The depositors describe the entry as "DmDcr-2/LoqsPD/slm2 in initial binding state". slm2 from Drosophila melanogaster: 62 nucleotides with solved positions. Released in 2025, the model rests on electron microscopy data to a resolution of 3.15 angstrom. Among the 2 different proteins in the entry, which are not shown, are Isoform PD of Protein Loquacious. The work is reported in "Structural basis of endo-siRNA processing by Drosophila Dicer-2 and Loqs-PD" (Cao et al., Nucleic Acids Res., 2025). The reconstruction used 161,787 particles.
Context: bound to proteins that are not shown
C1' cells in the first nucleotide's frame, strides 16, 4: 500500500412485541 | 347526551430481531 478479523458506538431503513391518542363500526349499561 | 366491552383503521411512544451507513480502537497477514 492492499485484504481480512474482533469489539464497542452513534444514525437510516424494514420486520414483532406492548403502551398511548383518536376516528368508525359491532355490543352492554345510565 | 354519558360510561363500558370487542373489532379494524391511521398515527404514534416503549422495546426486540435483521440490514445499511460512518468514525473511533485492536489484532494478522500476504507483498515491495
Nucleotide at each position: 500500500g492492499c485484504u481480512c478479523c474482533c469489539g464497542g458506538c452513534g444514525c437510516u431503513u424494514c420486520a414483532c412485541a406492548g403502551g398511548c391518542g383518536c376516528u368508525g363500526g359491532a355490543a352492554a349499561a345510565u | 347526551a354519558u360510561u363500558u366491552u370487542c373489532c379494524a383503521g391511521c398515527g404514534u411512544c416503549u422495546g426486540u430481531c435483521g440490514a445499511g451507513c460512518g468514525g473511533a480502537a485492536g489484532g494478522a497477514g500476504g507483498g515491495a